Released in 2020, the model rests on X-ray crystallography data to a resolution of 2.8 A. Solved structure of RNA (18GAAA (52-MER)), 51 nucleotides shown. The work is reported in "Structural distinctions between NAD+ riboswitch domains 1 and 2 determine differential folding and ligand binding" (Chen et al., Nucleic Acids Res., 2020). The model includes bound ADENOSINE-5'-TRIPHOSPHATE (ATP). An Rfam search finds the family "nadA riboswitch" in it.
RNA sequence: GCUUCAACAACCCCGUAGGUGGGGACGAAAGUCAGCGCACCUACUGGAGCC
Repeated sequence: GCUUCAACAACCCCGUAGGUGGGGACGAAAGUCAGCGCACCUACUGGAGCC
């Protein structure tokens, strides 16, 4: 440095904070709301493996 993970969790899944695209609900609209159980991206946290 690279790869690959999430023990920890008030069934299981869910490390943290953001970003992108696309949903949902509500709204007359502008727009707003949220564990959006959709995809992906960045940087960190914490493991394991690798040079």